[PDB]
Context: bound to proteins that are not shown
DNA sequence: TCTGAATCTCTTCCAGCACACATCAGGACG
DNA sequence: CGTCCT
DNA sequence: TCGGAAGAGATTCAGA
């Protein structure tokens, strides 16, 4: 830094 | 105000 | 006796990008 | 399996 | 167990 809550 | 993901190596194909 | 000029021996690199796949310390005393 | 043996 | 060349360390050589 992503993807769910 | 909360959880879990993150490779090195050969060895082959193909494209430019 | 001795030292240059040819001789014989270990080092690496080789363009730029994708994708598939098999591989990850096992065997066997304690 | 816990540890370890080349 | 199928490469080309420069680099650095072994190995003849002739002539003093």
């Nucleotide at each position: 830094c992503c993807u769910g809550a | 105000u909360c959880a879990g993901g993150c490779g090195a190596u050969g060895u082959g194909u193909g494209c430019u």

Entry title: CryoEM structure of E.coli his pause elongation complex. An RNA structure with a sequence from Salmonella enterica subsp. enterica serovar Typhimurium, together with DNA, in which 73 nucleotides are resolved. Taxonomically the source falls in Salmonella enterica subsp. enterica (Bacteria, Pseudomonadati, Gammaproteobacteria, Salmonella). The reconstruction used 171,300 particles. The work is reported in "RNA Polymerase Accommodates a Pause RNA Hairpin by Global Conformational Rearrangements that Prolong Pausing" (Kang et al., Mol. Cell, 2018).